[PDB]
Context: one part of a larger RNA, bound to proteins that are not shown
Molecule: 16S rRNA (1584-MER), nucleotides 1093 to 2140
Organism: Mus musculus
C1' cells in the first nucleotide's frame, strides 16, 4: 500500500413521414357509503369566456388564443383614443413520392416522456408528485473487473510571526514583500450584499437599412418582385432567474362560525328558588415562572374564572370565496385571511434587486443641453467609434475693429 | 480674456458621406465667483 | 462651513508613516548592470 | 532663549 | 537711558473749602539758593509727612 | 530693535 | 481630557550619498 | 479609470471527405461558469457537542419477594394485523435487554351482543 | 304485506302540588 | 308507533361485526378524545453508571428587622382581611396562536318599515314581524301648537 | 260656543 | 287694490 | 299635553383600571443552607442555526462614531 466513492450503456424517450377507425379483449362483482345475485327512491351540460398583458397609466381599443387550401397580390386596399395596433379580397399559382412502414450534422440515466410510476409519498378534497439500474458466453463458472484519480476522511496532531503566498536560500518555518474573492457603490474599500466545500446542470434568438463575398449586368431573379449600375445569392443580430396581483373553473363547514334533527352530563354544600352562593367532574384561559428548532408550529407548572345555564359535550345533516358565518375582533371558513384553496390564463408583468461561462490586439466617452405623470427611465443634440470619399486643420495668430475708452 | 483669424513658424491632423451603440447620478485638490 | 456656476488638474506599481483625487512617473519587456525624480522635517 |  | 546721593527756603502762596499748605478744590505758575517742580507719584482728622526729578559726586549701552 |  | 508614552536615537571628519522600468545600457519594444 | 466599439485566434462535440495510439479542410450547434440567499446530489463545519433511556435484590423476562407511584375496566367513533407463537439480530424502538422491527406460521366462532 | 279511521290532558320517584320556556 | 276497521300471508336462523400495548397530532409526542360501571381487588415505575463544581431551573427553612424591593407588594407568604375612586347596570360574548377590557351583547326603554298566506318571516296577523338605535329608574329643564275683543 | 285682523287660494 | 273662496 | 335634553335609580356585581389601612413575609436590609433537576467523569445513541478562506494578538496612529489582518511601537 486505502477508505467514502468513481467509471459503464440501454431501459426507453424527442420530432417528423406513412395511415382514419371499427380491440368493444373469461365467470362474477359495481352507479347501494361503487364493484354488495331482486322491487323500497327516478332519471338530463352551456345563455356572449374573462382576465392577465399591450397601449410605458387607463376608460374605446390590444396579433395567436378564438383554425377552414399553399405561395403571390400584400403588410398594398381597408380598419384602429387615425394611437398601440389590427388587416383583407377580387385575381393569378399548386398532380406530391403515389408503393411498399421510412427517415435523423435528436437524447443516452440530473439528458430524453413526470415516468422503474401517474406508483412510493404529501393533501380532507380538488390536485400536486418522486428517486433509482450496471458481472461474464457461463453463476448448473461462489458476482466481474477497472481508477496517483472529487470534496471528506486515514495513513502522519501541533511548535513565537500574522489573506498564508512570492522573492528567496544549504535549509520545511525564521529574514524581506504583500489592506481575499465578486457585485456594487463617484474611478473610492477597514464600505455594503453573495459565496462551507465537491461535481454535474445553469443565462443573447430575429435581417428593415448597412458591410464584406461572389453570380450575371441596363438588367438582375426557377412566375406575381425591383431597377437612372442594379439585381441575385451566401454571410453577418438584438439574454436569465424573481413579486404582491387579476380573471375562469373546479374543491373544501370532518377544523372553526352561525343553524337544523336526534341524543347526553352537572356529585355534595347552602338559599329570599335562581343567566343564586361555596366547590369538584366539566368548560374556559386571568397572572407569574418555565420552555422558546419547546413534550407542544401556542404546551407544561402552579394560580384564577364559570361550573341548572344565553351552559357544556356527542352524532348526522346545511349555509361556499363577485359568497358564508358573525353576541363587529374586518373574527371565522383545514396550522399566517382587508379576504379561502388547486388547476388552468401563464414563459402574467415588474422603468425594480440578483446573475449573465475561452485567449488576444486595438480604440474610448461622462456623469453636458433640451423635452417628458420626467427626474431608479426613455428620445433627440453633443460626444465616442468603425469604414469610405477628399483636403486642409491644430498650436498660434499682428494690426481692428465689437466692448467699456 | 476670451470671441474673431492676414502673413508666418512648429507641427499632422480635419471635413464630408454611410453604419452603430452605450452614456445622460461622478469624486478630490487648486483658483474665480454668488447665494451665507 | 457648507450649496452653487466657471477654469485647471489628478487615478503609482516611488514619495508624502498607512494614504483613489496632493508630489516624481510617456506604454510594454527580460537582465546578480547604471544615472537619476519626487522624498516630514527643521536648528 | 533674550541685551 | 540707569546704576550713589540727597532733599533746603519767598509760601501754610490766590480759593467756596472747618482745614486744605506741591500733592481735597478750582489758580495762575515767579523768587532766592553752587542746588532744588510754586510739584512727579505716595500719605492726607488738615498738616507733619515717603520718595522722583535740583545740586554735587558713579559705570555701562 | 527685537529675534524665526 | 478620558485603554498605554510612543521608532530606537544623535549637537561637529571636509559639500555629497542613497532612491520609481522615469531614462540609459544588452536584447526587444515603438509608448498610458 | 471602464460601460461601449473595431478585429485576430481558440476548448469541445456531431456531420461531409479524408486521416488511422487520436488528426487535417469545409459545414454546424443544447459550443466553454470561483459566484443569480441558483437546481439535485455527495460530503464538512458546528460536534462526538445540544440531547435523549432502564426502580432493588435473587433462587431469574409471561420466575419469586421488597420499595414507591395512582385513573382503571368496558362500549362508542377511529384504526387494520401494531395481536400470539416461532426464527432471525440487517432496517425500526431516539440505548441496551427485550421487542413494538425482519420472516414464517397461526388468529376474532353468537337466533339472546351488535348491524341488516 | 297493503288501504283506511283516529288522539285537548307534559316531564319531574308523578301523589299533593305548584309552574312556563308549555315539553314523544 | 299504538289503538280499531278490512284485505294478504298460515311455520323461520341464513348473511355481516367480534384480535391489539390500536386513534387525531410528520414522532412509542408533558397535547386533544364521548358514554357507562368502579377508585384499587384494576393499572403502573420518577433514577444507564458515577460525582456532588460554577452557572441556570424547582422544592423546604431563616438570626434581628418587615415593603426599606420595585415602574407595580410583580413573586412568594405562619396572610388570604377591612375601605374608597374611575369605568361598565348585572349573568354572559370577543381578536383559535401577543389585547378579555371600559369594546359587544343584555333585559328596559325608543325611532323606522309593513294590512298580509302555502319553502324563509310564518303553517304567524299590528299587544305581530323586521331594520336599527339606546343602561334601566325615578327626577329636572320646555322647542311647542294663528292673534284682538271672548 | 261667539266678532276683526291676519293666514291661504283665486277673481280682478 | 278693490272682490269672492277656506281655517276649524 | 310635549321636540331637543341633561344630572342622578344606587344599589349589586368586576381575574377591569387606579388607591389605602392591616397582616404576612427572602421582594428587601443581605445573603446562607439543603434535597432534586441540569451540570461534570463513564458507557449507548446522536440533531441545529451557522461556515470566503484563515498560520484568527495588545498599545497608539489612520479611517466612514468605525481595525486580529494597515502605518509605527510591543
Nucleotide at each position: 500500500a486505502a477508505c467514502u466513492a468513481a467509471u459503464c450503456c440501454u431501459a426507453g424517450c424527442c420530432c417528423u413521414a406513412g395511415c382514419c377507425c371499427u380491440a368493444c379483449a373469461c365467470a362474477a362483482a359495481u352507479a347501494u357509503a361503487a364493484u354488495u345475485a331482486u322491487a323500497c327512491u327516478a332519471u338530463u351540460a352551456u345563455a356572449u369566456a374573462a382576465a392577465u398583458c399591450a397601449a410605458a397609466a387607463c376608460a374605446u381599443u390590444u396579433a395567436u388564443c378564438c383554425u377552414a387550401c399553399u405561395a403571390a397580390a400584400a403588410g398594398u386596399a381597408u380598419u384602429g383614443g387615425a394611437g398601440a395596433a389590427a388587416g383583407a379580397a377580387a385575381u393569378u399559382c399548386g398532380u406530391a413520392c403515389a408503393u411498399c412502414u421510412a427517415g435523423g450534422a435528436g437524447c443516452u440515466a440530473u439528458a430524453g416522456a413526470a415516468c422503474u410510476a401517474g406508483u412510493a409519498c404529501c393533501g380532507c378534497a380538488a390536485g400536486g408528485g418522486a428517486a433509482a439500474g450496471a458481472u461474464g458466453a457461463a453463476a448448473g463458472a461462489c458476482u466481474a473487473a477497472u481508477u496517483a484519480a472529487a470534496a471528506g476522511u486515514a495513513a502522519g496532531a501541533a511548535c513565537a510571526a500574522g489573506c498564508a503566498a512570492a522573492g528567496a536560500u544549504u535549509a520545511a518555518a525564521c529574514c524581506u514583500u504583500g489592506u481575499a474573492c465578486c457585485u456594487u457603490u463617484u474611478g473610492c474599500a477597514u464600505a455594503a450584499u453573495g459565496a462551507a466545500c465537491u461535481a454535474a446542470c445553469u443565462a443573447g434568438a430575429a435581417a428593415a437599412c448597412u458591410u464584406c463575398u461572389a453570380a450575371c449586368u441596363a438588367a438582375a431573379a426557377g412566375a406575381a418582385u425591383u431597377a437612372c449600375a442594379g439585381c441575385u445569392a451566401g454571410a453577418a443580430a438584438c439574454c436569465c432567474c424573481g413579486a404582491a396581483a387579476c380573471c375562469a373553473a373546479a374543491c373544501g363547514a370532518g377544523c372553526u362560525a352561525c343553524c337544523u334533527a336526534a341524543a347526553a352530563a352537572c356529585a355534595a354544600u347552602u338559599u329570599u328558588a335562581u343567566g343564586a352562593a361555596u366547590c369538584a367532574a366539566c368548560u374556559c384561559g386571568u397572572c407569574u415562572a418555565u420552555g422558546u428548532g419547546g413534550c407542544a408550529a401556542a404546551a407544561u407548572a402552579g394560580u384564577g374564572a364559570g361550573a341548572a345555564g344565553a351552559u357544556u359535550u356527542u352524532u348526522a345533516g346545511g349555509u361556499a370565496g363577485a359568497g358564508g358565518u358573525g353576541a363587529a375582533a374586518a373574527g371565522c371558513c383545514u396550522a399566517a385571511c382587508g379576504a379561502g384553496c388547486u388547476u388552468g390564463g401563464u414563459g402574467a408583468u415588474a422603468g425594480c434587486u440578483g446573475g449573465u461561462u475561452a485567449c488576444c490586439c486595438a480604440a474610448a466617452a461622462a456623469a453636458u443641453g433640451a423635452a417628458u405623470u420626467u427626474a431608479a427611465g426613455u428620445u433627440c443634440a453633443a460626444u465616442u467609434u468603425u469604414a469610405a470619399a477628399c483636403u486642409u486643420g491644430c498650436u498660434a495668430a499682428a494690426a481692428a475693429a465689437a466692448c467699456a475708452a | 480674456a476670451a470671441u474673431c483669424a492676414a502673413a508666418a513658424a512648429g507641427u499632422a491632423a480635419g471635413u464630408u458621406u454611410a453604419g452603430a451603440u452605450u452614456a445622460u447620478a461622478g469624486c478630490c485638490a487648486a483658483a474665480a465667483g454668488a447665494g451665507g | 462651513g457648507c450649496u452653487c456656476u466657471u477654469c485647471u488638474g489628478g487615478a503609482a506599481c516611488g514619495g508624502a508613516a498607512a494614504a483613489a483625487a496632493c508630489c516624481u512617473u510617456u506604454a510594454a519587456u527580460a537582465g546578480u548592470g547604471a544615472a537619476u525624480a519626487a522624498u516630514u522635517a527643521a536648528c | 532663549a533674550a541685551c | 537711558u540707569u546704576a550713589a546721593c540727597c532733599a533746603u527756603u519767598g509760601u501754610a502762596g490766590g480759593c467756596c473749602u472747618a482745614a486744605a499748605a506741591g500733592c481735597a478744590g478750582c489758580c495762575a505758575c515767579c523768587a532766592a539758593u553752587a542746588a532744588a517742580g510754586a510739584a512727579a507719584g505716595c500719605g492726607u482728622u488738615c498738616a507733619a509727612g515717603c520718595u522722583c526729578a535740583a545740586c554735587a559726586u558713579a559705570a555701562a549701552a | 530693535u527685537c529675534a524665526a | 481630557a478620558a485603554u498605554u508614552c510612543c521608532a530606537u536615537a544623535a549637537u561637529u571628519u571636509a559639500c555629497a550619498c542613497c532612491a520609481a522600468c522615469u531614462u540609459c545600457c544588452u536584447a526587444a519594444a515603438c509608448u498610458u | 479609470a471602464a460601460a461601449u466599439u473595431g478585429g485576430g485566434u481558440u476548448a469541445a462535440u456531431c456531420u461531409a471527405u479524408a486521416a488511422c495510439u487520436u488528426u487535417a479542410u469545409a459545414g454546424a450547434u443544447g459550443c466553454a461558469a470561483c459566484a443569480c440567499u441558483g437546481u439535485u446530489a455527495g460530503u464538512a463545519u458546528g460536534a462526538g457537542u445540544a440531547a435523549c433511556a432502564a426502580g432493588a435484590a435473587u433462587u431469574c423476562c409471561a420466575a419469586u419477594u421488597c420499595u414507591c407511584c395512582a385513573g382503571g375496566c368496558a362500549u362508542a367513533c377511529g384504526c387494520g394485523u401494531a395481536u400470539a407463537a416461532c426464527a432471525a439480530c440487517u432496517c425500526g424502538g431516539a440505548u441496551a435487554a427485550c421487542c413494538a422491527u425482519u420472516g414464517u406460521u397461526a388468529g376474532u366462532u353468537a337466533a339472546u351482543c351488535a348491524g341488516a | 304485506a297493503u288501504a283506511g279511521g283516529c288522539a285537548a290532558u307534559a316531564a319531574u320517584c308523578a301523589c299533593a302540588c305548584u309552574a312556563u320556556a308549555a315539553a314523544u | 308507533c299504538a289503538c280499531c276497521u278490512a284485505u294478504a300471508a298460515c311455520u323461520u336462523c341464513u348473511c355481516u361485526g367480534u384480535u391489539a400495548a390500536c386513534c387525531c397530532a410528520a414522532c412509542a409526542c408533558c397535547g386533544g378524545a364521548a358514554u357507562g360501571c368502579c377508585u384499587a381487588a384494576a393499572g403502573g415505575a420518577a433514577a444507564g453508571a458515577u460525582c456532588c463544581a460554577a452557572a441556570a431551573a424547582g422544592a423546604u427553612a431563616a438570626a434581628a428587622g418587615g415593603a426599606a424591593c420595585u415602574c407595580g407588594g410583580c413573586a412568594a407568604a405562619c396572610a388570604a382581611g377591612a375601605a374608597c375612586c374611575c369605568c361598565g347596570c348585572c349573568u354572559g360574548u370577543u381578536u383559535a396562536c401577543c389585547a378579555a377590557a371600559a369594546a359587544c351583547a343584555u333585559c328596559a326603554c325608543c325611532u323606522c318599515u309593513a294590512g298580509c298566506a302555502u319553502u324563509a318571516c310564518a303553517a304567524g296577523u299590528a299587544u305581530u314581524a323586521g331594520a336599527g338605535g339606546c343602561a334601566c329608574u325615578g327626577c329636572c329643564u320646555g322647542c311647542c301648537c294663528a292673534g284682538u275683543g271672548a | 260656543u261667539c266678532a276683526c285682523u291676519u293666514g291661504u287660494u283665486c277673481c280682478u | 287694490a278693490g272682490g269672492g273662496a277656506c281655517u276649524a | 299635553u310635549g321636540a331637543a335634553c341633561g344630572g342622578c335609580u344606587a344599589a349589586a356585581c368586576g381575574a377591569g383600571g387606579g388607591u389605602c389601612c392591616a397582616a404576612c413575609u427572602g421582594u428587601c436590609u443581605c445573603u446562607u443552607a439543603u434535597c432534586u433537576u441540569u451540570a461534570a467523569u463513564c458507557a449507548g445513541u446522536g440533531a441545529a442555526a451557522u461556515u470566503g478562506a484563515c498560520c484568527u494578538u495588545u498599545c497608539a496612529g489612520u479611517g466612514a462614531a468605525g481595525a486580529g489582518g494597515c502605518u509605527g511601537a510591543a